Shown are 97 nucleotides from a PDB entry: RNA (crRNA-linker-target hairpin RNA).
Method: cryo-electron microscopy, resolution 3.5 angstrom. The entry became public in 2023.
The PDB entry is titled "Cryo-EM structure of the Cas13bt3-crRNA-target RNA ternary complex in activated state".
The sample was in a buffer at pH 7.5.
Keywords: Cas13bt3-crRNA-target RNA ternary complex, activated state, RNA BINDING PROTEIN, RNA BINDING PROTEIN-RNA complex.
[PDB]
Context: bound to proteins that are not shown
RNA sequence: GGAAGAAGAGUUUAUUCAGAUAGAUUUGUCC
RNA sequence: GGACAAAUCUAUCUGAAUAAACUCUUCUUCGCUGGAGCAGCCCCCGAUUUGUGGGGUGAUUACAGC
Numbered sequence: 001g002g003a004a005g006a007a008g009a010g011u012u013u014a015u016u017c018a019g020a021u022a023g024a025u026u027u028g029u030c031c
Numbered sequence: 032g033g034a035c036a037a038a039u040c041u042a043u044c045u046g047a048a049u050a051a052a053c054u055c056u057u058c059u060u061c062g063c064u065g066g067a068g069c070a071g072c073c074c075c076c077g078a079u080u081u082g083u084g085g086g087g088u089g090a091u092u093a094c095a096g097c
Stems, first nucleotide, its partner, number of pairs: 002061012016047010027036003031032001063096002066094001070091001071088005
Other pairs, nucleotide, nucleotide, family: 026037tWW029035cWW030033cWW067092cWW068070cHS
């Protein structure tokens, strides 16, 4: 310092996504 | 010259979903008898390796009875 299964409560670690904020490049609209 | 409208990369802030690990609460089960090793595991024998090469496993269960 018991084992599996289930229900529940969380905790933090790494990738994705949506809405917003700046920079460069690039395209097309207007007078 | 004018702002605007999309895009591709580089930083910022919220929120959401899947996966992995770690704690806590409650519950449930942890026996005996009979058949099965065509399946899953382990030893010989070889090998750029998991092999229709040869031998075990007082049973792990799509199951039946107290």